[PDB]
RNA sequence: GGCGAUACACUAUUUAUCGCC
Numbered sequence: 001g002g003c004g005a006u007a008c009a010c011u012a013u014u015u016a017u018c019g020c021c
Stems, first nucleotide, its partner, number of pairs: 001021007
Other pairs, nucleotide, nucleotide, family: 008014cWW010012tWS
C1' cells in the first nucleotide's frame, strides 16, 4: 500500500475497528 465482516450515513456505492499479504 489494498481489502473481508459488523454499527451509522444519505446524494458519498462511506467512516471506523481487526487480520492477511
Notes: An RNA structure, in which 21 nucleotides are resolved. Method: solution NMR. The entry became public in 2013. The work is reported in "Structural study of elements of Tetrahymena telomerase RNA stem-loop IV domain important for function" (Richards et al., Rna, 2006). Keywords: holoenzyme, protozoan proteins, RNA, ciliate, template, genetic, reverse transcriptase.